[PDB]
Context: one part of a larger RNA, bound to proteins that are not shown
RNA sequence: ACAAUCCGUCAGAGCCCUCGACGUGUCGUGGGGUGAUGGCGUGCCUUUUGAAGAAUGAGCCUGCGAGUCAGGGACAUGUCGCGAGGUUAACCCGGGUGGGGUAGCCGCAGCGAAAGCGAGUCUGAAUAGGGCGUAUCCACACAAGAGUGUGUGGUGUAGUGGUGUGUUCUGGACCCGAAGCGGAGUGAUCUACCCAUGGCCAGGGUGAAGCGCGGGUAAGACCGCGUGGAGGCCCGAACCCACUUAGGUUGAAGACUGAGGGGAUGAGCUGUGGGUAGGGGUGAAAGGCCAAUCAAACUCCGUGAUAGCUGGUUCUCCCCGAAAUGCAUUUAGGUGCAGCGUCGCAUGUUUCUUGCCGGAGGUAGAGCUACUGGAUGGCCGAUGGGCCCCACAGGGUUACUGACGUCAGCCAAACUCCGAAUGCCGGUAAGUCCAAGAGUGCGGCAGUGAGACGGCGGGGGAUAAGCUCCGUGCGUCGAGAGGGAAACAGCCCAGAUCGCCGGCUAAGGCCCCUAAGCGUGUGCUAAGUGGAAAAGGAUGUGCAGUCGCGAAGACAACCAGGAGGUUGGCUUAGAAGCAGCCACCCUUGAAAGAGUGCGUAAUAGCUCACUGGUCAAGUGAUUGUGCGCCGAUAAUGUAGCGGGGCUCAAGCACACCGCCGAAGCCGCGGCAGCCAACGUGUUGGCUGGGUAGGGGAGCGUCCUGCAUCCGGUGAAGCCGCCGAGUGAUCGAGUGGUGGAGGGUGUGGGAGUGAGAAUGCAGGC
Numbered sequence: 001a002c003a004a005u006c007c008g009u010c011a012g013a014g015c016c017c018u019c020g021a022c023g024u025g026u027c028g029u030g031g032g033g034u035g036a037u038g039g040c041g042u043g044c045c046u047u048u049u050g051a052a053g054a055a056u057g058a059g060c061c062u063g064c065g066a067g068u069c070a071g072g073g074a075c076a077u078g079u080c081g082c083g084a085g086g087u088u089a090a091c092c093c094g095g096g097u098g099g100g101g102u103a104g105c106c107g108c109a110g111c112g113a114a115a116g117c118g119a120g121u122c123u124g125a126a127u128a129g130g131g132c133g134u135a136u137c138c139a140c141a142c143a144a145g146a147g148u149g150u151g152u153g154g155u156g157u158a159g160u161g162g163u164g165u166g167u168u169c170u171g172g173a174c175c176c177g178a179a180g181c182g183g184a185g186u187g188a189u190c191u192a193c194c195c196a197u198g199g200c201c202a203g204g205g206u207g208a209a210g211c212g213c214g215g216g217u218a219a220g221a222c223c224g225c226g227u228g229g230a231g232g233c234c235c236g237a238a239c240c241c242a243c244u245u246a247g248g249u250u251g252a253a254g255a256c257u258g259a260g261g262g263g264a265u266g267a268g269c270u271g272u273g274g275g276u277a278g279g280g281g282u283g284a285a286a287g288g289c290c291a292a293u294c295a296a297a298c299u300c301c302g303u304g305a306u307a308g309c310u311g312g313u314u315c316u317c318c319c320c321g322a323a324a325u326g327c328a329u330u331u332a333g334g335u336g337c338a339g340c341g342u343c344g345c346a347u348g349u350u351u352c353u354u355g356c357c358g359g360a361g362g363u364a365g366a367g368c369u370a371c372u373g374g375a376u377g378g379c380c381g382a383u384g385g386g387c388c389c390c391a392c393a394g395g396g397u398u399a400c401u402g403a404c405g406u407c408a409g410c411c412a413a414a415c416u417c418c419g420a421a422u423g424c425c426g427g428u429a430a431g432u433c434c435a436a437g438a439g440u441g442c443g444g445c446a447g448u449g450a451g452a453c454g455g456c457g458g459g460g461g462a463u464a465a466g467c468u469c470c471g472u473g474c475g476u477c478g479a480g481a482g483g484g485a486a487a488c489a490g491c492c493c494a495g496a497u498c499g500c501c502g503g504c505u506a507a508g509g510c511c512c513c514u515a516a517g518c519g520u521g522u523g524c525u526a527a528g529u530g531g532a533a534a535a536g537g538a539u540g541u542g543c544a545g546u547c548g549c550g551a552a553g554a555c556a557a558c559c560a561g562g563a564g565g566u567u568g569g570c571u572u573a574g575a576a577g578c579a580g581c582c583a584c585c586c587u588u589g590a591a592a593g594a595g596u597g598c599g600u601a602a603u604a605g606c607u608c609a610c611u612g613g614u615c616a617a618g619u620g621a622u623u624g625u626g627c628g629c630c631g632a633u634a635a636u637g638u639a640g641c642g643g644g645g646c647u648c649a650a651g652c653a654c655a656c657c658g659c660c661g662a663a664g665c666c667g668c669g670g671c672a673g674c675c676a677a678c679g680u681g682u683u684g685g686c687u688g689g690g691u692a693g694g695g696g697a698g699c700g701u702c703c704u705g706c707a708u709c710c711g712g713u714g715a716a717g718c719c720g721c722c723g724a725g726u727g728a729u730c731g732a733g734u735g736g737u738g739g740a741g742g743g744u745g746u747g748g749g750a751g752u753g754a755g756a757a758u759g760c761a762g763g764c
Stems, first nucleotide, its partner, number of pairs: 008040004014034005019028004044057001046055001059764006069171003073168010085106003091100003110117002120132004137154007174312002177309001181302006192276009201266001203235003206231001210227006239263003243260005278294001280290003315698006325338005339448002341445007349436001350438001352431008365418001366416002372412003376408004384400001385398003389395001451477004455472006482493003497670004502666003508660003511644003517657001519656006530646001536630002540627010558613004563587003566594001568582003593608001597606002671688008699753001701750010717737005722731003
Other pairs, nucleotide, nucleotide, family: 012036tHS013035tHS043058cWW044756tWS045056cWW048050tHS049489tWS051055tWS065754tWS065757tHS066312tWS066754tHH067313cWS068173tWS072103cWW083158tSS084107tWS086160tSS088103tWH090101tHS109118tSS111131tSS112114tHS112115tHS119133tWS124126tHS124128tHS135156tWS136155cWW176310cWW178306tWH179305tWH187278tWH187291tHS188191tWS188276tWH188281cWS192282tSS201237cWS202236tHS207229tSS207230tHS208229tHS209228tHS216221tHS217220tHS238264tHS242243cHS248253tWS251252cHS254292cWH277280cSS277290tWS278297tHS279296tHS283286tWS321692tHS322447tSS322691tWH323479tHH324478tHS329331tWS342694tSS360423cWW361422cWW362363cHS362419tWS363420tWH364419tHS367370tWS368371cHS368412tWH371415cWS382402tHS383401cWW388395cWW389394cWW399400tHS416417cHS437673cWS447692cSS452490tHS461463cWS461464tHS461465tHS477489cSS480495tSS480496tHS481494tWS481495tHS481663tWS482662cSS483507tSS493506cSS496689cWS505662tWH506661tHS507661tHS509516tWS515660cSS524626cSS525527cHS525649tWW526647tWS527647tWW528529cHS531645tWW534632tHH535631tHS550617tHS553616tWS554616tHS556615tWW562610cWS565566cWW570575tHS571579cWW573574cSS574576tHS576577cHS576602cHS577595cSS577596cHS578605tWH588592tWW590611cSS592593tHS596607cWW599604tHS600603tHS637639cHS641644tWH645650tWS649651cHS679681cWS698728tSS700752cWS709732cWS711740tWS712740tWS714738tWS714739tWS714740tHS715739tHS715741tSS716738tHS732743cHS755756cHS
C1' cells in the first nucleotide's frame, strides 16, 4: 500500500515524549516529534521584451577561487597641523619610529602671439565698443532705466603639507578563456624520399629472340619442326597491399576482425646502418607525410599575448531610484556627449495643478463659383465636320465632334475662401506647502543607449501578422507583490514597514465545486441561444408605426363563368396568349388580359387575374426595432460555459434590496526615514515595493598597539539543549566530546565572507 505530491507553507484529527497544576486523569499563557486531511503554491543562477521553462550553468560535500598595490601621480570630498604662508627632496647624524637638510614645489597679478605694459592689458586711428582680469559684500554719491554703470570710501581676500574615502592615469590592474604571432632550440626509432650493405620470393603454366633442320625463293620473304628459356608474362601460397561486405563502434583494437579481394622476378618486398628539419624537408602530387597532431610540427621563452566577445565576482540592513531616447561615430550587440538616478553645496516655490487673461497656428471637420487637379449628368452652342445651290465667295440644312460658358450633385497626404477641441508660449489669482520629498545652477559617482504589449493619431503591408516604423505630462510590464480574468509579464482593481483567529470596500461575483442570492418586480428567449463567425436565405417569436378592404358580409374554402369586333400587325411552317419585337384598344358589360402558369413544340385543353352567389370577422402589406434560426466546416479524447449541472434559469434587459471580496482603507500594537514644536528627549505630522545604480549605518573572520579578564578545578574546535536580536548573527547561559590557549574594550591592518566561472583539489 484508491493514490497524480517544485516536495513546501498555513489550518489540522490521531498517536508519542516532556514541563506545571490540581490530583490520581484532565487542563494549561505550555514546549517538542510525526503527521491522516483541507487551502495556496511553476526550483536557483545567468541572460533576456519576456524563462518553471523543453535557453545557459550546476551529481554531492569539505577546503580553495575574483576591484589589490606602487607613485610628494590627477580630480573631488572628509579630518588634522601651521597659515600669507605652507612644506622639504636627495642627503647627513640617531641599534628606532627622532633631529637637521631651502635645492626646489605650490600660494602670493593679470592681459598679450610676442616685444611689452601692469589693476590693468589686448584689439583698434579711437577718453569706442568688446574680450580676459581686477576675492566678496556694504554704503554714499554722480550718470542712464538698453538690462545698470562709474567713482569715492569701507570690509578686507586662503593656501599649503600629512592622512581616510570615491573615481582616475601608468603598470598583467576585478578574475578566467582563444584560434594564432615572434626568438631560440628538439625531433626522420612513426612516416616521405634517397644512400650503402645484406636476405627473401611454395608450386605450376606459357613459350620470345638466338641457334639448327627442311621446304619455298634468280637470291629473298616466309612457313613447319625442334632445341632455347625471354618477359614491369599468366594462375597461385609465404610476403606486401586494402576493393566489397558484415561485425565492432564507453571495442579484443585511439583504425582492428571474419568472408571474399589486388600484386606476387618486379617502378617487388624486407633487415641493418645512415642523410634531408619547419616557410624548411620530402612528395609516381592526396595540401599527402615529417613520433596517435600539419593550409606551416613540437618544446621553452616574450607571456599573466590580445579578445568592442562569453563566463564568473563571496556578509547584512536603512533611504532614494533609472534607461532601453537624441546626436556623432570604419558606426549599428561598442563608445562619447546630451536626456533620465544618487549624493554634497547654493537658491527657495522659481516646479506642478486649477480658474481667468494676452497670443501664433492650418490639424479634425468642412468647402470649392476661392486656387491647383480629378470628376457625374444635363442645357445652349461654337470653331473646326459633311452636304445644297453648286466656286475653295456667300449663305443655310445635318447623329456632326460638340471651345468657351452655365445648371445641379461630388472628390484630394503633398488643394484651401474657411476652420475648431486639445496642446504650446507668456501673464495673473490661488491651490498644494511639519510636502511635491518639486524646479534651477556647480560639483563627486553612475547605470542606460536590444525594450514589450494595450488605448488613441498615423506611415509601410493586402487599410494582414503576437509584423515593422513613428507621435502621445497615455497606461501597465520591464523594475510590481496582492485580488479578478479557469490557467495566463503588458488587460481590470490596487502600489506590499511588520504583527493580529477585528471591521468596510474595489474589479469581479453570490445553485454545488467556491466566500456570498436556487434575491424581489416587470418582460423577453426555446436556440443549451447564453457558451465563436461573413455575404446572404427565412410565414420563429414580442413590441411599436402606418397602409387596402371589411357585418352595405371582405381574405380563405364552395359553385357559374371567363365572351362578340377578334388568330392585333414582325422573319420564318404555326406567335394565336404564353421563342424574341411594337405596348397597354371597342360591344355585352360584371366577367374577359394584345389573354396569367402547365402543356398542346403552333393551335386545343387544363386553368388563372377578373363579376354573380350560401358562408361568417377580421384580412392582406410594409417600417422601426428586442431576442432567436440556417449558412457552420479537421485530424490523440467530450473539447467554442473552468466542471457538475441550468430554461421549475443557474440565460437576457430594465429597476431595486442585500451580501462576499485584496497585502487597498479603517481598528490596535511594534519599527524606521524626512521634518516640525516645545524644547534638548520626547511628542506630533508625513512617508517607508523595487532591478541597473547612488548614499548611509553595521554583522561575522583573522593578524596586531595599549588596557583588562578567563583557562589542566579544563582554552580553542566540534556536537547538542535552552534561549536572544530589526538583519547579517549572538549566547563571560548551559551540558557532551576535547586537551592549551582564549575573551572583551579602544585604535591599526586585511590573502576578511561563494552556490554557480562545461571553476581547482580530495573524499563520496
Description: This is an experimental structure of RNA (23S rRNA, nucleotides 613 to 1376) from Mycolicibacterium smegmatis, with 764 nucleotides shown. The sample was in a buffer at pH 7. The structure was determined by cryo-electron microscopy at 3.05 angstroms resolution and released in 2022. The organism belongs to Mycobacterium (subgen. Mycolicibacterium), within Bacteria. The entry is indexed under Ribosome, Methyltransferase, rRNA modification, 50S, TRANSFERASE. Among the 33 different proteins in the entry, which are not shown, are 50S ribosomal protein L13, 50S ribosomal protein L10 and 50S ribosomal protein L31. Rfam match: Bacterial large subunit ribosomal RNA. Rfam links the family to the GO terms structural constituent of ribosome and ribosome. The PDB entry is titled "M. tuberculosis ribosomal RNA methyltransferase TlyA bound to M. smegmatis 50S ribosomal subunit". The work is reported in "50S subunit recognition and modification by the Mycobacterium tuberculosis ribosomal RNA methyltransferase TlyA" (Laughlin et al., Proc.Natl.Acad.Sci.USA, 2022).